Entry title: The Crystal Structure of the Signal Recognition Particle (SRP) in Complex with its Receptor(SR).
An RNA structure (4.5S RNA) with a sequence from Deinococcus radiodurans, in which 102 nucleotides are resolved.
It holds a match to the Rfam family "Bacterial small signal recognition particle RNA". Rfam classes the family as a non-coding RNA gene. Rfam links the family to the GO terms SRP-dependent cotranslational protein targeting to membrane, signal sequence recognition and signal recognition particle, plasma membrane targeting. From the family's description: The signal recognition particle (SRP) is a universally conserved ribonucleoprotein involved in the co-translational targeting of proteins to membranes. The literature on the family includes a 2003 paper in Nucleic Acids Res by Rosenblad et al., "SRPDB: Signal Recognition Particle Database".
It was solved together with SIGNAL RECOGNITION PARTICLE PROTEIN and SRP RECEPTOR FTSY.
The entry is indexed under PROTEIN TRANSPORT, RNA/RNA BINDING PROTEIN, HYDROLASE, GTPASE.
It was solved by X-ray crystallography to 3.94 angstroms.
RNA sequence: GCAUUGCUGGUGCAGCGCAGCGCGGACGCCCGAACCUGGUCAGAGCCGGAAGGCAGCAGCCAUAAGGGAUGCUUUGCGGGUGCCGUUGCCUUCCGGCAAUGC
Numbered sequence: 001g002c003a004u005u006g007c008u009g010g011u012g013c014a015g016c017g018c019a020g021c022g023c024g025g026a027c028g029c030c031c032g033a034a035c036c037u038g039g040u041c042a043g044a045g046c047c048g049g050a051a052g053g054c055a056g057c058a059g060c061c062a063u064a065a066g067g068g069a070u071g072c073u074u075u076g077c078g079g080g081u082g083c084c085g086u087u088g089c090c091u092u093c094c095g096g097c098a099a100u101g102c
Stems, first nucleotide, its partner, number of pairs: 001102010012089006018082002021078006027071002029068003037062004045054003
Other pairs, nucleotide, nucleotide, family: 012090cWS020079cWH032065tHS033063tWH041058tHS042057tWH044055cWW048051tHS
């Protein structure tokens, strides 16, 4: 040097899993309803003999429905994702110890 055999390990698939990317929703932030939400109701309106009320538009504040920028957050779903993890496995590929043979 080559084969056979044992053990062991990696690749290699395959199934779970993570990481990730895409899409959908949470939560949150910001924007946000002429009227048909609410608070406050200026002006103006009404009832009563007065006193006092009642009703309520704009505005302004809050905010359903619903948008928008985005997030070491959360989750569901899917991959001609994967210098990750894991179990399983077969055909070969390749290593590490060890026994024999030419």